The RNA (HMKT-7) with a sequence from Haloarcula marismortui has 26 modelled nucleotides. Method: X-ray crystallography, resolution 2.33 angstrom. The entry became public in 2013. Keywords: RNA-RNA BINDING PROTEIN COMPLEX. The work is reported in "The Molecular Recognition of Kink-Turn Structure by the L7Ae Class of Proteins" (Huang and Lilley, RNA, 2013). Lineage of the source: Archaea > Methanobacteriati > Halobacteria > Haloarculaceae > Haloarcula.
RNA sequence: GGGGGAGCCGAAAGGCGAAGAACCCA
Numbered sequence: 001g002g003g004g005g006a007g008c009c010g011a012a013a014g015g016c017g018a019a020g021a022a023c024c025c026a
Base pairs, nucleotide, nucleotide: 001025002024003023007016008015009014
C1' cells in the first nucleotide's frame, strides 16, 4: 500500500474496538 469486518485483553471485575477487533496479502 491492498483486503477482511467483530472481535480482542483479562483470574475476575473491568477495559478497548466500525473514528476499525481478530486475521489475510505485499